Shown are 34 nucleotides from a PDB entry: RNA from Danio rerio. Otsu et al. published it in J. Biochem. in 2017: "Solution structure of a reverse transcriptase recognition site of a LINE RNA from zebrafish". It was solved by solution-state NMR. The entry is an ensemble of 11 models. The depositors describe the entry as "Solution structure of a reverse transcriptase recognition site of a LINE RNA from zebrafish". The source organism's lineage runs through Eukaryota, Eumetazoa, Cypriniformes, Cyprinoidei and Danio.
RNA sequence: GGCGCUUUGACACAAUCUACAUUGUAAAAGCGCC
Numbered sequence: 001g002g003c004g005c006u007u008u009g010a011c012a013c014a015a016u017c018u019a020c021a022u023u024g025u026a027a028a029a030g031c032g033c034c
Base pairs, nucleotide, nucleotide: 001034002033003032004031005030006029007028008027012025013024014023015022016021
Other pairs, nucleotide, nucleotide, family: 009010cHS010012cWH016017tHS019021tWS
């Protein structure tokens, strides 16, 4: 820095849904790897 994982999170988009909720992205924090 980032992949992976893990997770924080703004309604932006998309999808969902059933809800005010889920979920992904996108962005970042942790962490394993150099």